[PDB]
RNA sequence: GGUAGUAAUUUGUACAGUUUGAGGGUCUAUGAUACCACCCGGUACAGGAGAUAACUGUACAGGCCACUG
Numbered sequence: 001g002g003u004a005g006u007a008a009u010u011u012g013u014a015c016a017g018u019u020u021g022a023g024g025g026u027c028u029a030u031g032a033u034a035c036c037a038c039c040c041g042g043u044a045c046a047g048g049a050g051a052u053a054a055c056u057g058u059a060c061a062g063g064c065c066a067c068u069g
Base pairs, nucleotide, nucleotide: 010062011061012060014058017055018054019053
Other pairs, nucleotide, nucleotide, family: 002069tHS005067cWS006066cWS008064cWS009063cWW016056tWW020052cWW027044tHS029043tHS030031cHS031041tWH033036tHS
């Protein structure tokens, strides 16, 4: 000099999953009430699959007297 491995620590990317948030709904005429017995459709589309941050784990690029001769 080349190959790979490498605790303690440093960046970047997502989020398979958890959870907190405002928003989203549209669609009422179709009533069944009261704590007397609570739930059907006509106004109301298309072939269209539905979040962002705090959080947990997992591979992947760089940093690290990491690491080697």

Shown are 69 nucleotides from a PDB entry: RNA (RNA (71-MER) Let7g) with a sequence from Homo sapiens. The 2024 paper behind the entry is "Structural basis for activity switching in polymerases determining the fate of let-7 pre-miRNAs". Method: electron microscopy, resolution 3.82 angstroms. The entry became public in 2024. The reconstruction used 183,972 particles. The PDB entry is titled "Human terminal uridylyltransferase 7 (TUT7/ZCCHC6) bound with pre-let7g miRNA and Lin28A - complex 1".